[PDB]
Context: bound to proteins that are not shown
RNA sequence: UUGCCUGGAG
DNA sequence: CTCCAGGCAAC
Numbered sequence: 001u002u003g004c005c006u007g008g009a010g
Numbered sequence: 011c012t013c014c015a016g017g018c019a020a021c
Stems, first nucleotide, its partner, number of pairs: 001020010
Other pairs, nucleotide, nucleotide, family: none
C1' cells in the first nucleotide's frame, strides 16, 4: 500500500 | 458507505 476480522461512533 | 480504537495477512 492492499485485503480481511473484532469492538465503537454516526 | 464514512471514521475512530485495535488485530491478522500478503508484499
An RNA structure, together with DNA, in which 21 nucleotides are resolved. Lentzsch et al. published it in J.Biol.Chem. in 2021: "Structural basis for template switching by a group II intron-encoded non-LTR-retroelement reverse transcriptase". It was solved by X-ray diffraction to 3.2 angstroms. The depositors describe the entry as "GsI-IIC RT Template-Switching Complex (twinned)". The entry also contains Trt, not shown here. The entry is indexed under Polymerase, Reverse transcriptase, RNA binding protein-RNA-DNA complex, RNA BINDING PROTEIN. The entry also models sulfate and magnesium ions.